[PDB]
């Protein structure tokens, strides 16, 4: 880097943080092979 299950749950804008301000950043839980 590729791949399979199961649950939340949900899908759509939902969560949370910095920032006079336009905006700017990340993304739920566990188990399995390749």
């Nucleotide at each position: 880097g590729g791949a399979g299950g199961a649950c939340a749950u949900c899908c759509c804008u939902c969560a949370c943080g910095g920032g006079u301000g336009a905006c700017c950043g990340u993304g739920g839980u566990c188990c399995u092979c390749c």

An RNA structure, in which 34 nucleotides are resolved. On the sample the depositors note: RNA WAS PREPARED BY IN VITRO TRANSCRIPTION WITH T7 RNA POLYMERASE. It was solved by solution-state NMR. The entry is an ensemble of 20 models. The entry is indexed under STEM-AND-LOOP STRUCTURE, SIX-NUCLEOTIDE BULGE, GUGA TETRALOOP, RNA.